[PDB]
Context: bound to proteins that are not shown
RNA sequence: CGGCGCCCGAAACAGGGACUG
DNA sequence: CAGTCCCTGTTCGGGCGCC
Repeated sequence: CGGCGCCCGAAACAGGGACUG
C1' cells in the first nucleotide's frame, strides 16, 4: 500500500434554526 | 440583501481486527 468490518474525531462538509441596523 | 452564532447529520479522515 488496497479491500471488508469497526471505533473514534469533526480540523471539515452539508441542512435547518436563530440573532445582528 | 450579507454576515455572526447554534444544532444536527453526513461525508471524510484517522486507527484497530481479517488478508